[PDB]
RNA sequence: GUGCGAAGGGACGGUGCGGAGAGGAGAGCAC
Repeated sequence: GUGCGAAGGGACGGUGCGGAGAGGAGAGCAC
């Protein structure tokens, strides 16, 4: 990178005109 899967990025949508988590401290397996 791709597939499966409801299931995510800061080398960058937001240093938060959004949460210091009001949802994710960011499933897993296969290739």